[PDB]
Context: one part of a larger RNA, bound to proteins that are not shown
This record gives sequence, structure tokens and C1' cells, in this order.
RNA sequence: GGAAGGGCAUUUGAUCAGACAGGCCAGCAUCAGUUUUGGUGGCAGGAUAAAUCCAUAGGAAUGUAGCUUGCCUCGGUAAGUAUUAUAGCCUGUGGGAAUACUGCCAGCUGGGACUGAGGACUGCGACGUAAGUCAAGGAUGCUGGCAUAAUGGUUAUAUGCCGCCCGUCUUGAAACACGGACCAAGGAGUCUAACGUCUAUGCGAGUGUUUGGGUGUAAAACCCAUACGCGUAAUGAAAGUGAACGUAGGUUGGGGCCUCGCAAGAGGUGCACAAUCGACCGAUCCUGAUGUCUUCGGAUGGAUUUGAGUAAGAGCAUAGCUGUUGGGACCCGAAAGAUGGUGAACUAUGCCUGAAUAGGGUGAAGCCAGAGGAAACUCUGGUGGAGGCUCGUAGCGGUUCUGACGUGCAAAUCGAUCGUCGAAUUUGGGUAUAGGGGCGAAAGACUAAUCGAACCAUCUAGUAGCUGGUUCCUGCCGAAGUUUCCCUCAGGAUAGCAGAAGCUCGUAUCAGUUUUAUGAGGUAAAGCGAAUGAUUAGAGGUUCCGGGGUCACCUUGACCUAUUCUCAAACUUUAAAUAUGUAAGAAGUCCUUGUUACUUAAUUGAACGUGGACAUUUGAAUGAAGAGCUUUUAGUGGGCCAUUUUUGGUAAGCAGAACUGGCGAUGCGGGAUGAACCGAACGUAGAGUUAAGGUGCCGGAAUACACGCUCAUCAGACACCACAAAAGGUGUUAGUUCAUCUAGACAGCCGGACGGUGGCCAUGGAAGUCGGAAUCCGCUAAGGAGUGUGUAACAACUCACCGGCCGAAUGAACUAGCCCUGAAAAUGGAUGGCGCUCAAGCGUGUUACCUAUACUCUACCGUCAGGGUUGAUAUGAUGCCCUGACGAGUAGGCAGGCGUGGAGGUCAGUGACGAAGCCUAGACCGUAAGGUCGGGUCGAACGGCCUCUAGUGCAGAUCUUGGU
Repeated sequence: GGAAGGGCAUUUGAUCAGACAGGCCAGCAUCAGUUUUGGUGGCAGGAUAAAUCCAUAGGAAUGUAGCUUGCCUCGGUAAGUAUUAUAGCCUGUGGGAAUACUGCCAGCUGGGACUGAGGACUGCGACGUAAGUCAAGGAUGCUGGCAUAAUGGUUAUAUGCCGCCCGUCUUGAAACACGGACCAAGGAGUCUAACGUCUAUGCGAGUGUUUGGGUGUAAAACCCAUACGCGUAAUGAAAGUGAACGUAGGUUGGGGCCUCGCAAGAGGUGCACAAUCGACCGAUCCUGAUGUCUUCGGAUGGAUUUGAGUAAGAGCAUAGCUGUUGGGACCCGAAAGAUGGUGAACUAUGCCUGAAUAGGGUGAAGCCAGAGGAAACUCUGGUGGAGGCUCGUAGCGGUUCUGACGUGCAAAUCGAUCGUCGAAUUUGGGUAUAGGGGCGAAAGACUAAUCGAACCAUCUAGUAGCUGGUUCCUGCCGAAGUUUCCCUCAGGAUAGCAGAAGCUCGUAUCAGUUUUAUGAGGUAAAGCGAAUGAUUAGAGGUUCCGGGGUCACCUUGACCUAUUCUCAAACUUUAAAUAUGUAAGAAGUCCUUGUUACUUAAUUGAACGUGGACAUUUGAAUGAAGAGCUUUUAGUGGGCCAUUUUUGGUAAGCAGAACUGGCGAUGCGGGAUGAACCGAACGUAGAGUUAAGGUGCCGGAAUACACGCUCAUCAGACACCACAAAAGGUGUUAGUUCAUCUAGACAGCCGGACGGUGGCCAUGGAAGUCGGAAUCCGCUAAGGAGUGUGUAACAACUCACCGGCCGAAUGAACUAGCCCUGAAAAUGGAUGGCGCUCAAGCGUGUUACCUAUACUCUACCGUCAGGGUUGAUAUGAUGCCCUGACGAGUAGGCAGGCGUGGAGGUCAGUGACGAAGCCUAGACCGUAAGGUCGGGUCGAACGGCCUCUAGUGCAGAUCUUGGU
């Protein structure tokens, strides 16, 4: 040395601020807080360790001294030999200790590291007879050097480690998804009418002056009548009617207050508010009095009916945030639609008037001459110059090269090759046809580079459930991809999840939990000599049940009986685990007896009560972080992954469910790498200890200890996870079972493997060996009516079976560890790499060690909560202070702040002795948005603070304009 830029830390270089009335950097001692690492002491427990040791008794060999030999190739050798002897050992019993291990000490003590928060005293203590001292509510004392670039900051570079490109849609972005070459300026939730919640203010049963009038220093300010709007009354479709039985009711709670009490507590009163039973008003359904000029009237008594009501009013007006609707409506964006106009200089077609078109070939009619013929008529040679004829220039086209070119000569050209070339020709000028119209030898072609409906302007900023963008900081909280409905499936409403505002209270109600007691369930499992339904095998009976078969027939079906094998998501007699309901009391229990139109034969019951009694172990555990309640609104309504259960599918990084945990929305340590796995969730730091993972080197940490296994001419080192199977291997290891063996087992070599009999059949022939059925005794140690080779059949060779030899264990079937075979894909490559072989592999075990933003302690920041603080709180109460806990975050909500244009006030602010702007690896402050200063340039205006106001903050929008 194949990008650069960045983060933490330091080196080096450059540069820079301040400080001797103590600033910088250090050293030591005694302490305090948190730790880390040693040394040492006293105790407790066990089988009052087991052991060892000692005594005793018994025993045996992996047999010591002994006692010997076919013999001492010489130290009794190969080997016979006997229970302690000239070694010892084991077991039991008995005795007293030690030590190990585990645990305790309010035992002592050494070393190391980090920290020093606070700033008069107050407290708890200790020692001390007091006085006082102290390590006891947070560090002091002594000393040295330097006093500046030395520390430090900034900056450039270097080194170690880390660091993918932002924005965006998305389950998932660094993406081989989209936008972005760069810079400057501009650039997107605004205003309005009406309205919901909340908050502030004014007045209040009222409220609102500003339509107007008066007035004015003149769009200001000031003043005002009558109305009107909303509220103070509701209900009904309406005609209508229209809110006190009562202390504006009873009961249960209920803050506060009052009384009695030292306090707990008791009693009284109890607003708001909550629950409930009532009462009143309207509607509906009933009952229907006095009366009447007889069909009107509607008293009185009702209701589990109904209302957006009454029941000692709360509203009106203004303002602000947020939310809603209509508006261009956050900004940009259609294809389209309409209204009015402009084009036939291109081209399409018709008309009018003009113009243009070499040279050849063929040779139509007509005509002349001649020949033939009896007539019809025919033939030959000329002449002639016809044709939407033909070859081919000019012309007019445009077939092929699918040539050139294809950021061109050119938004259609160039070259060659071609079609046609005297007419349906080519063409100038004039003229006509104009947009749902024209024109078309017809291709939806042409109609001014525009055609399946031209162009221009306007409606129009047309709409978009769709794409893109949507501009400052910090703090606190913090999602959803699910329910229901929808011409719904890229969208909305609705409930849920969330923020905010709070309100009533003050430890209750409670609780993703357990216990106790009591219910419910029909899955897992189980069952089928239990039901239903499948299903295997036989047994025992019955038999014009088609058994031919007896005219009393095993040789067959069905049925019944007792068995037997196996099963069910839509089977079940049983029946879990997990999950699930209720209760565990003052809204309770007991006694006595009041109301009712309900109930009873009957106060018999029911419901609700009166009065009286019981008390905080008041009726299980644990926790409670405050409890309960309300309003309002955001985003979301594409999800995905993992364990377990589970459906479809052969399966899938497939599709679909259940519970939970996660990702999305989230960094950090580990898995090399990775959204989801493991660990752990995150303010800024320091110290220590860890988790998961690891400790040969990369790489911080034992080439640690210990027992084994494995050698691979594709080892292995893979939780998710990135692969491997059936089947095999005298590779090697360990094991199970059976059998044989000194009464000489398995191997090797040597011997024999006979007779009946060439066993019975069947064969073309098979004599032990193609084969079927049998497979018996004779002899022996033993030999199959054959283990193989052979022949056509023979024969022959061989084996089982036994016996020669030694000289000690052996064989078989298996079971599962590592290794091996099985094991084949394409660029060169992946236990992460290097490498590793008694590992640096595999299985296991014990320690030590390493390190996360995790745990502990401390400091600082912020947030939240609970509190202290007034007769000087030594004047700042949104202040100061004390205490405790906490801090992740997309969409989103809220709060506190930074910045810009302009406006009211103030600083009698700054400024030509230099405002504003701009430049400045120069300085200071703030977490930050940002603010302040020095220097340079410059030339005329500009700031701080309290408020008001908005055309108020840019990196994106294939953004706009300009520039590069």
C1' cells in the first nucleotide's frame, strides 16, 4: 500500500485562555466510604469424623520364616512344603487422641485500588473518675518542584479497537427497493364561519357597549337607549299541559365543623358527590266526582311504562391550546369533464387557373399491294402508330441491406439497392371543408413535429381511500396492527391500547399470586371378555337358514354362547395435569319485634326496618408501588418471529389458529456474521462483581488439573443454525447372554470318514449331493441314508465326526461409544481464520481466570414523590433547603426552552473614535437549540429585557430559481 469521512483514548506537532494580594503537578502519614488479595488465632458439629496408632480375637494369600527334591547350566535354581516364625496383610471388638471437611467469632493483622460528596454547632455513641478526647451525622495534616504552555483546552496527524448512506414506505433497508452531483435563496397544518372538552378572566340569574347613537387629541380611546341572542322550564307529532306530602323527603356512605376525651375513640351535624327507594312536571295507558243545557267538563285515585325534566338556579361574554366540519384547507401531483375562441403555411379531399414528364421495345385498328379460291372467304408483305402496355432518365415514391447514423448533417437524414415513370400522373398558386367537427382508393389514417377526438384561454389551486415531501433543542410519558359494522379487503366509523387535564379522598377497594372450602369441564390418558361403529383367529351348539352330500351324512354358510388380536377428530362406561367460577364477614352475626295493598289456614313467611349485644387475630397468606372516578383527544386498525399445543399440505424461509414471550419500537455483552436466539434492557462517570459466552494465537482470560474414547488417502470441533439416513466393518473400546475347556478347549498339520445300500420312489440317467417323502441299526472313538467339488450315471477328491501332536484358555450370538463405508454439482474457500492429534477433537468432573450500557457503592444531571422553612423566612416562598426512588423508546401526546421578520414599553441601551453583514482548525458559556468575545473586511444603522404578532427555523419533495 484498492476509497475517504466518524467514535473513545492517548502520543507527537502547531496554537491558545488564565495565575504568587494561592494557581499547576505531585509525595508521604493518619482517617472515612466501597472493595480486592494474603498471614494468623479461638471455637462448634459428624459414627463427639472415618482413619492412623495401641491392645486383643479370628482368618487367609498375590504364602514370610521354616521343612526339600528326578538335583544347585552354582548363591537351595524350575517347583514340593507351613498361618508369623528370621516379613507382613485382612477382618471383628475394645481405648484415647489428632487431622480433614463444613460452619461461627460483636478474633487480630499486612498489602493494593477507586472515592473525599457536605461545609459554624445541634445527633447517636465510645473511652475517660471528671475535665476532656475520639476512627462517633462525608479529609485532614506535613512536605517538594513549577508558576508556565508544565497541566489543560483546541486542532492536524499517528496508533489500538469499533464504526455500512442518509431520507422513506415497510414484518423486514447497507441493500442488486426509491430520491439525492454540488451550493445559495425560496419551500409545505394557514386563515375563516360554526362548534366539543379544558383552562384563564369579568360579571352573575343574569350576561353580551362597538347594528347603531353620542363623543373624540379621529379607523384609536371614552359613553349609551331600545331591542335582540343565549341562559333562567320541560314534555308531546300536536291541540296542549306544565315542576314542594314532607326541615325540597327517607336510607347507606361522605370531607369539614361542633361536643365529650391525655390519646385512641364516642356522639351530633353532615356541603359536593356516589348508590337506592320515593315525591312533583310533561307524554302514554287507566279510574271517572261535583256539575252540565247531555256531551261537554276532568275532580280524585293509580303505573317495574316513557322524557335530552323539578327537587334553594349557573349561565353569558371574551381569550388560549387541542379536536371537528365546510372552505384551495399541510404542500406538490392525474387520466378526465365543461365554456368560449384559433388554426387546411404540414397534411386529407373536392373545385378553379397554370406548369412539368430523355431515349428505346412491342406493334392494335385503319389503309396499300400481291397470292389462293366456284362462293363464303382466306393467306403473305408493307404501311400505320393504339395501349390506365413495356425497358429506362427527369420526376414522384420508399422494397431490402432489418447498411451508415442513432448525445446524427437531420426530433426521420445519408448510401446502395429498389417501385413507378404519359397517366386513377407529378406539382405551384387560388379556393372550399374546423374538433364529436372535417377529411379518409379505409391505416383510426390525416387534420401545422399534437390525433381512438387538434390547439389556445378560462372554469381550476378540478378530485384523488394513491405516491413523494412535510424545516429548532431538551425533558417526561408512551402504542397499535385486534373487536363490531361498512359496495367493506391500500380506506373509514366503533371498542381497545396512549397522552394530557385533572377531581373526590387518604390506605381503603383491591391483586395477570397462593392457601382453605366448594362447584363446573370431557381434552391428554384409558376402554372395547362396557354401549355405537370398525376388526383378527379359532372353539361349542342350531340347521328344507340353497350344505350337494343321510330319504339319519366330519366334508358347509348364517345365527347364538364363552373366548381372542387390533382401533375411532366428528365413539364411550371412566377420567387427569394446566387453565376456570364463587366464598373467606361491620354492606357481618345474634336476640327482640315494627310496615305492607305481597304471601300464608293463620304475622305463616318475604323484603326492608326499630331497639339491644360483640372490636381490630374482625375472622387465610403475600403485596399494595397511593385508591377510586371523570372528561378529552393522538396514533393504530398491512404485522412478523420463538418455545409448547394445533389445522391443511409430501414439504417449505408455505398457508392458518391457541397461550405466552419477543421483534416491530431496542441500543448493549455473547452466537464470526444476522430484527426475533442466549444474557441483560440503556441519564453522565468512577470502582468492584458478574451473566451468557469463553481462556493455543488472532483475542482479554489456565498450551489448567483429572478419568477415559478417537487416527479419518472426504476426522471432529453445528443449542436456534445453516444438513444427513437405512444398511453394514475381527478398526478400536466397553458390555449382555450362552456354550466348550488340564476329565488336556479353539486353532494349524497329520490319520480314518465304513457295512446293510446303487436306502424307497420318481427319472433317459441321477448310486449321499436335480428332486419328493422318510433319515432308522450294525459296528465302532466316529462317520450325515450326507458338508461341498465333480460324473450323463459312475468314479474320484473334500467336509461334518472322532483321533497323533502340543500346552492354556476359547468360541458364538448380540448391545452401543468414537471412527470408517454408504456420502455426487457446478468461480476458489471456509469448525470465523490460522492451525490443532495422550488436542487446541469428543463425553464427563473440579477449580482458577476474562468481561455487558446488567448487579452493589459513590459522585454529578434531570424527573417524580414526601416534607422543612415568616413574630427579619437575616428582605427574592414560581425562593432556599432536606429525604427517597427513578431514568430504554418508533407512531404519538404534553411540558420547559433556543432562534427569525415585525409591533407596544423600557434600558435617557450600542454606533462614522465604525452599526449591520461577512470571514476566522482563536477564546468563553450552555446537555442542546444557541449565546458571548478577540482579529480581519466593511460603511450606517442595530441590540438586551418585559410583552404582542406571524408569510418564523430545511438535506431531501425526479422540489422552484440562479449559480457551479
An RNA structure (25S rRNA, nucleotides 420 to 1442) from Saccharomyces cerevisiae, in which 964 nucleotides are resolved. It was solved by electron microscopy to 2.62 A. The PDB entry is titled "Hypopseudouridylated yeast 80S bound with Taura syndrome virus (TSV) internal ribosome entry site (IRES), eEF2 and GDP, Structure II". Rfam match: Eukaryotic large subunit ribosomal RNA. Gene Ontology terms of the family: structural constituent of ribosome and ribosome. The family is grouped with related families in Rfam's "LSU clan". Zhao et al. published it in Sci Adv in 2023: "Regulation of translation by ribosomal RNA pseudouridylation". The entry has 77 different proteins, among them 60S ribosomal protein L31-A, 60S ribosomal protein L15-A and RPL1A isoform 1. The sample was in a buffer at pH 7.5.